Method: cryo-electron microscopy, resolution 2.99 A. The entry became public in 2020. The RNA (tRNA P/E state) from Neurospora crassa has 74 modelled nucleotides. The entry is indexed under Neurospora crassa, translating Mitoribosomes, tRNA, mRNA, mL108, TRANSLATION.
C1' cells in the first nucleotide's frame, strides 16, 4: 500500500430507515394458612466522531478494536 467483517443493559443474546427488547443476578412486593415455587416491577443503554435524509443500533466517510485473506517482505 489494496480489500471484507465486526461491537446493542453486571453478565449472555434479541431487533434493518421508524417503540431501543428478552433472559439471567441481586433486591422489594404480592400469591399461599405457613414455607418452597410461581407472579410483577426497578434499573445498567446501541465501539467513537462526523455527514447524508423529516426522520439513523440502521445508510455514507474516518478513526478505536477485533478477524479475514493481501502488498512489500533489495
Nucleotide at each position: 500500500g489494496g480489500c471484507u467483517g465486526a461491537g446493542u443493559a453486571g453478565c449472555u443474546c434479541a431487533a434493518u430507515g421508524g417503540u431501543a427488547g428478552a433472559g439471567c443476578a441481586u433486591a422489594c412486593c404480592g400469591u399461599u394458612c405457613a414455607u418452597a415455587a410461581c407472579g410483577g416491577u426497578a434499573u445498567u443503554g446501541u465501539c467513537u466522531g462526523u455527514g447524508u435524509u423529516c426522520g439513523a443500533u440502521c445508510c455514507a466517510c474516518a478513526g478505536c478494536u477485533c478477524a479475514g485473506c493481501c502488498a512489500c517482505c533489495a

The sample was in a buffer at pH 7.5. Ions in the entry include magnesium, potassium and zinc. Primary citation: Itoh et al., Nat Commun (2020), "Analysis of translating mitoribosome reveals functional characteristics of translation in mitochondria of fungi". Entry title: The structure of the mitoribosome from Neurospora crassa in the P/E tRNA bound state. It holds a match to the Rfam family "tRNA". From the family's description: Transfer RNA (tRNA) molecules are approximately 80 nucleotides in length. Their secondary structure includes four short double-helical elements and three loops (D, anti-codon, and T loops). Further hydrogen bonds mediate the characteristic L-shaped molecular structure. tRNAs have two regions of fundamental functional importance: the anti-codon, which is responsible for specific mRNA codon recognition, and the 3' end, to which the tRNAs corresponding amino acid is attached (by aminoacyl-tRNA synthetases). tRNAs cope with the degeneracy of the genetic code in two manners: having more than one tRNA (with a specific anti-codon) for a particular amino acid; and 'wobble' base-pairing, i.e. permitting non-standard base-pairing at the 3rd anti-codon position. Clan: tRNA clan. The family's RNA type in Rfam is transfer RNA. The source organism's lineage runs through Eukaryota, Opisthokonta, saccharomyceta, Sordariaceae and Neurospora. Among the 78 different proteins in the entry, which are not shown, are Ribosomal protein S12, Ribonuclease III and bL33m.